An RNA, together with DNA: 260 nucleotides with solved positions. The sample was in a buffer at pH 7.5. It comes from the structure "RNA polymerase II elongation complex transcribing a nucleosome (EC49B)". Ions in the entry include zinc and magnesium.
Context: bound to proteins that are not shown
DNA sequence: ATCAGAATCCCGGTGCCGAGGCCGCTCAATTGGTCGTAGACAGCTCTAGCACCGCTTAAACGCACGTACGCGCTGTCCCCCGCGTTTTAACCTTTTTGGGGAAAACACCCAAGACACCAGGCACGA
DNA sequence: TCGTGCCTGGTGTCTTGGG
DNA sequence: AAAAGGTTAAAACGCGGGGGACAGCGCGTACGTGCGTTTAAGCGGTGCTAGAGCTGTCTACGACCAATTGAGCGGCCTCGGCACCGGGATTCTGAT
């Protein structure tokens, strides 16, 4: 004295994994 | 449900009013009674006879008196019914292992009628 | 032609309901 | 898209209750004996029909008299009619 932040969809569908 | 008893209303009784049916009187005249004469058919008295009524006998057969059996107004057995619980069916509903990973595509759009502001190109005086 | 301007067409905006 | 049970819903059965048909009954129907009552026949005596001569009065006709009955006109009391009045006879309701 220039002083550092704090947020995450939903619904479907498909294809996989271990029994 | 008929019979006995309480309450009331309607029909028998009182009151009064009117109009005429019938009582009364008087008059007419028909017909009913009354008698008399004359005629003759009907009634009657009587006689006589027979047929019909009545009593008596006989026959029988068909009613009554009697025991056995019949029948539609009243006693037992059952065809019919409404109603109950039951049997049978078509239908609806609900659910089908656990966990994990990743990727990919969709999720109110819209159009049309209503407002505010602006601006341009043409009007018009000079 | 110069200058003030009009007035209605137009941009930008929006409501709000159809499907 | 399977399967599964539970479900709402339908037609159907036999049940017991009912009105009825078929069986039992009490004078009445039926067959029978036999007696007496109907019915037929007979005989007879009289009472009724039939006929005849005779008396009667019904009938027919007449005339007479008049009680009677039919009619008319008047006049009033009696019964019909309404209004009022009251209880017997009616309606409601009770119990045997």
């Nucleotide at each position: 004295g220039a002083c550092c932040c704090g947020g995450g969809u939903g619904u479907u569908u498909u294809c996989c994994c271990c029994a």